Keywords: CRYO-EM LEISHMANIA MAJOR 80S RIBOSOME WILD TYPE, RIBOSOME. This is an experimental structure of RNA (E-site_tRNA_chain_S4) from Leishmania major strain Friedlin, with 20 nucleotides shown. Primary citation: Rajan et al., Cell Rep (2024), "Structural and mechanistic insights into the function of Leishmania ribosome lacking a single pseudouridine modification". Method: cryo-EM, resolution 2.4 A. The entry became public in 2024. The source organism's lineage runs through Eukaryota, Trypanosomatidae, Leishmania, Leishmania major species complex and Leishmania major. The reconstruction used 212,912 particles. The entry has 75 different proteins, among them Putative 60S ribosomal protein L13a, 40S ribosomal protein S19-like protein and Putative 60S ribosomal protein L28.
[PDB]
């Protein structure tokens, strides 16, 4: 740097 | 308006 939930 | 944060599983040519 993606993705999910709190 | 969202940002802050914690968790998990990922990827890593100055």
């Nucleotide at each position: 740097g993606c993705g999910c939930g709190g | 308006g969202a940002g802050u944060c914690c968790g998990c599983g990922c990827a890593c040519c100055a």